[PDB]
Context: one part of a larger RNA, bound to proteins that are not shown
């Protein structure tokens, strides 16, 4: 590696090899060559959508460690002092 | 007279920190001790 | 252990103050 | 001239467990001596 | 000989010693602030691309609208989230904007 | 400023935007009032699935209000508003049944009493994305699942804009509308600028410039020829036929474009996927590192500036360039027979010459 | 019918002359091959 594999204009999904109309074309073969084959490599990384994500910030929401701070208990003995309540 | 809140002052067993191979406390100088073994 | 002076008692001794015993002794150095 | 020695005890008070340094320049120390009583 | 004493003091209401101490980060348990240090989780829509602007996101009147009825656009001109114990109900007298001819200050 | 007489079809007014509608009123005075209550789960329009909420029209009872009276009124006509849980507020006045009935609100489930909490019905707190989730930022370190339903490039439609032109004649042009110009209006053409638009392509059509190469167009710079000027000569200005051949070296700058030195006859415009990267190159622009200024608390951000910063594959088809083998005319077969061919017993039965003549001259025997 | 003549093509034996002069051509002669 869908078949394949010669052009000019037309019109078409608005740039055909294949379809109209025309020009061209007898077969197989070697060496190169870089104009097409809108060549090959990868489910476009840009740009958008998706009631799909992650890194990353904070004076987004809703939370957690960490530090701090009352209260209780770990808690014993005896001397004074300031209060309250009960008597008077 | 009583009990309770909160405080300052004296104390040492609970509990903290530190040192030690847990190596020598304290008191005999006398009570505001104890003692019926 | 031992009295005093309250204050209780199951009568056998408790308690509260209060005194005396006993627990209970040794010593470098220094002065005289 | 050189070796061996002796120089106490009272008893109160002060002190609290005390035998050694008071600028300092490098020694040694251990398993008892000894006395009393049965 | 071969033992116990002294040398090398005794005694223990008994704590290894020092410093602190009923407070105290010393234990646990409530209870309150502060806390991107850290977890979770969101961060509309429409729309001559999204973004930014602006609501055409619920709603009222004229046109667009083609003489029942129905009709769109980030078409065109404008309006709403209000306000009255009277500005609501009734009766019952009037008759408004404006013009013209006249009446001192008065034009 | 007020007071009087005429005329005034509404040319004023009716909260507010607008249409409509009103004259002894639906305007304005003015006097009385609360029909802006309650109305057994009547019934219907508007949206509209013939649902809901919003609004609204026709009615039934109570108990009013105004008015001799007939009658009018349950808001200001028509826009001015709101689901389930949820929390809250109002009615089940006291009297009466030998029973629970025409007439007495229930429950807390083993039974009572007081609290306390719960339910039936009517309403209020609100969803403005208004049929009603309870929500800040950056990613150039970034990802996935998709879209040519959608943007950035190349292509198509148009041609405002931007290049080019016609046609009329008011002035220039000393004079003289057109030697050359040409105001004010008006027509057309092009697709070599920039809009505008979403028809192809997001399982990819490698993207600015420059270099190297070929080809096409003319709306004509030089070159070849004409005509005409405001052309004495020289230098020039407007044309027409005409793209055969021509159209340079260089400083800045990535540039395109631009703008200077020089040459020259003359240094015109412009198309091919904004011709051309599996040709080359990588200065820009456009990851990731790093600095500046603005901005931002912050992570970060700037069609702002500056530095570094991987260019892959051809051996296939075809075109082109050159290089070899080789059949074929019914273009492979049919036997399917046509000469840019002479001229004769029906091309045989000689050869030359001569006009397709008239004639003329030659040939190996027995 | 075979034997004569002719016009050539090869091969000997001989003179000269052409032409760029080693190599073809032409006089005459002899012998073989073929046409007729």
């Nucleotide at each position: 590696g869908a078949c394949a594999g010669u052009c000019a204009a037309g019109g078409g999904a608005a740039c055909g090899g294949a379809c109209u109309u025309g020009a061209a074309g007898g077969g197989c073969u070697a060496a190169g060559c870089g104009g097409g084959g809108a060549a090959a490599g990868a489910a476009g990384a840009c740009c958008c959508u998706g009631u799909u994500g992650a890194g990353u910030u904070u004076g987004a929401c809703u939370c957690c460690a960490g530090u701090c701070u009352g209260g209780c208990u770990c808690u014993g003995u005896g001397c004074g002092g300031c209060g309250a309540c009960a008597u008077c | 007279c009583g009990u309770u809140g909160c405080u300052u002052c004296a104390c040492u067993u609970a509990u903290c920190g530190a040192a030690u191979g847990a190596a020598g406390a304290g008191a005999c100088c006398a009570a505001u001790g104890g003692g019926u073994u | 252990g031992c009295g005093u002076a309250g204050u209780c008692u199951u009568c056998g001794g408790g308690c509260u103050a209060u005194g005396c015993a006993c627990c209970g002794u040794c010593u470098a150095g220094g002065u005289u | 001239g050189u070796g061996g020695g002796u120089a106490c005890c009272c008893a109160a008070c002060c002190g609290u467990g005390c035998u050694g340094u008071a600028a300092a320049c490098u020694g040694a120390a251990c398993c008892a001596a000894c006395g009393g009583g049965a | 000989g071969u033992u116990c004493c002294g040398g090398a003091g005794u005694c223990u209401u008994g704590u290894u010693u020092c410093g602190a101490g009923a407070c105290a980060u010393c234990u646990g348990c409530c209870a309150g602030a502060u806390g991107g240090g850290g977890a979770g989780u969101u961060u509309g829509g429409c729309u001559g691309g999204g973004g930014c602007g602006g609501c055409a996101u619920a709603u009222c009147u004229g046109u667009u609208a083609c003489a029942c009825g129905a009709c769109a656009a980030c078409g065109c001109a404008g309006g709403u989230g209000u306000c009255c114990u009277a500005a609501g109900g009734c009766g019952a007298g009037c008759u408004c904007a404006g013009u013209g001819g006249g009446a001192a200050c008065a034009g | 400023a007020u007071c009087u007489c005429a005329c005034g079809u509404a040319g004023a007014a009716c909260a507010c935007a607008a249409g409509c509608g009103u004259a002894a009123a639906a305007g304005c005075u003015u006097g009385c009032u609360u029909g802006a209550u309650u109305a057994a789960c009547g019934a219907u329009u508007u949206c509209c699935a013939g649902u809901a909420c919003g609004a609204a029209u026709c009615g039934a009872g109570a108990c009013u209000g105004c008015g001799a009276a007939a009658g009018c009124a349950a808001g200001g006509c028509c826009a001015g508003c709101g689901a389930u849980c949820c929390u809250u507020u109002g009615c089940g006045a006291a009297g009466a049944a030998u029973a629970g009935g025409a007439a007495a609100u229930a429950u807390g489930a083993a039974c009572a009493a007081a609290u306390c909490a719960u339910a039936c019905c009517a309403g209020a707190g609100g969803u403005g994305u208004c049929a009603g989730a309870a929500u800040a930022a950056u990613u150039a370190c970034c990802a996935c699942a998709g879209g040519g339903a959608u943007a950035a490039c190349u292509g198509g439609c148009u041609u405002g804009u931007g290049g080019c032109g016609g046609c009329c004649a008011a002035g220039c042009g000393u004079u003289c509308a057109u030697a050359g110009c040409g105001a004010c209006g008006u027509c057309g053409c092009u697709u070599u600028u920039u809009g505008a638009u979403c028809c192809u392509u997001c399982g990819a059509u490698g993207u600015c410039g420059g270099c190297u190469c070929u080809u096409c167009c003319u709306a004509a710079c030089c070159u070849a020829g004409c005509g005409c000027c405001g052309c004495a000569g020289a230098a020039g200005a407007c044309g027409c036929u005409a793209a055969g051949g021509g159209u340079u070296g260089g400083a800045u700058u990535g540039u395109u474009c631009a703008c200077c030195c020089a040459c020259u006859g003359a240094c015109a415009g412009g198309g091919a996927a904004c011709g051309u990267g599996a040709g080359c190159u990588g200065g820009g622009u456009u990851u990731a590192g790093a600095c500046c200024g603005u901005c931002g608390u912050g992570a970060g951000a700037c069609a702002g500036g500056u530095u570094g910063g991987u260019u892959u594959u051809a051996c296939c088809c075809u075109a082109c360039u050159u290089a070899g083998c080789u059949g074929g005319a019914a273009a492979u077969u049919g036997c399917g027979a046509g000469a840019a061919a002479a001229a004769g017993a029906u091309u045989a039965u000689c050869c030359g010459u001569g006009c397709a003549a008239a004639g003329c001259g030659g040939a190996c025997g027995u | 019918g075979g034997c004569g003549a002719g016009c050539g093509g090869u091969g000997g034996g001989u003179a000269g002359u052409a032409c760029a002069u080693g190599g073809u051509a032409c006089g005459c002669u002899c012998a073989u091959c073929a046409c007729c």